[PDB]
C1' cells in the first nucleotide's frame, strides 16, 4: 500500500404538509431532521389494500476503519 468475503458509520434514512391514484393505482412536489452521501438520500422486486386512504418488507451502490 493493491484486491476479495465480513461488519460498522441510526439503517442509500426519519417526520411532516400539499398533491394524485387505485389491485392495469400506489403518483408530483414542498419544508424539516440526520450525516460516509450535503446540488445527496435513488432503483428494482415481493407482499399489501376488496375500491378505501393508506402503505409494509426485502434486496442493490459510493467512501472510510
Nucleotide at each position: 500500500g493493491g484486491g476479495a468475503a465480513g461488519a460498522u458509520a441510526u439503517a442509500a434514512u426519519c417526520c411532516u404538509a400539499a398533491u394524485g391514484a387505485u389491485a392495469u393505482g400506489g403518483u408530483u412536489u414542498g419544508g424539516g431532521a440526520g450525516u460516509u452521501u450535503c446540488u445527496a438520500c435513488c432503483a428494482a422486486g415481493a407482499g399489501c389494500c376488496u375500491u378505501a386512504a393508506a402503505c409494509u418488507c426485502u434486496u442493490g451502490a459510493u467512501u472510510a476503519u
This is an experimental structure of RNA (Vibrio vulnificus strain 93U204 chromosome II, adenine riboswitch aptamer domain) with a sequence from Vibrio vulnificus, with 65 nucleotides shown. Method: X-ray diffraction, resolution 2.3 angstroms. The entry became public in 2016. The depositors describe the entry as "Two apo structures of the adenine riboswitch aptamer domain determined using an X-ray free electron laser". It holds a match to the Rfam family "Purine riboswitch aptamer". For this family Rfam cites "Structure of a natural guanine-responsive riboswitch complexed with the metabolite hypoxanthine" (Batey et al., Nature, 2004). Rfam's curators write: Riboswitches are metabolite binding domains within certain messenger RNAs that serve as precision sensors for their corresponding targets. Allosteric rearrangement of mRNA structure is mediated by ligand binding, and this results in modulation of gene expression. A class of riboswitches that selectively recognises guanine and becomes saturated at concentrations as low as 5 nM. In Bacillus subtilis, this mRNA motif is located on at least five separate transcriptional units that together encode 17 genes that are mostly involved in purine transport and purine nucleotide biosynthesis. It has also been shown that some members of this family are specific for adenine instead. Crystals were grown from: 40 mM sodium cacodylate, pH 6.5, 80 mM potassium chloride, 100 mM magnesium chloride, 12 mM spermine tetrahydrochloride, 65% v/v (+/-)-2-methyl-2,4-pentanediol.